[PDB]
């Protein structure tokens, strides 16, 4: 001072019918 | 009682604009990240 890539639930991840997990809420159990 | 557990619920595309129309795309900023900066 060059290139290259990445940018997503709170958070971390797959998907791009934007979902599952833990977080979160509310109820049970106790 | 607490937590574990069971039922249910809620909760996001870094931004700019363009993409038939949008999304995964390009592309505008912006953050972090990565390499390379040699030889006389």
């Nucleotide at each position: 001072a060059g290139u290259a890539a990445g940018g997503u639930c709170a958070g971390c991840u797959a998907a791009a019918u934007a979902a599952g997990c833990u977080a979160u809420c509310g109820g049970g159990c106790c | 009682a607490u937590a574990c557990c069971c039922c249910g619920a809620a909760a996001a595309u870094g931004u700019u604009g363009g993409u038939u129309a949008u999304a995964c795309c390009c592309u505008u900023c912006c953050c972090g990240u990565a390499c390379u900066a040699c030889c006389a």
P-site Met-tRNA(Met) from Homo sapiens: 70 nucleotides with solved positions.
Released in 2023, the model rests on cryo-EM data to a resolution of 2.9 angstrom.
The 2023 paper behind the entry is "Molecular basis of translation termination at noncanonical stop codons in human mitochondria".
Lineage of the source: Eukaryota > Dipnotetrapodomorpha > Amniota > Catarrhini > Homo.
Entry title: 39S human mitochondrial large ribosomal subunit with mtRF1 and P-site tRNA.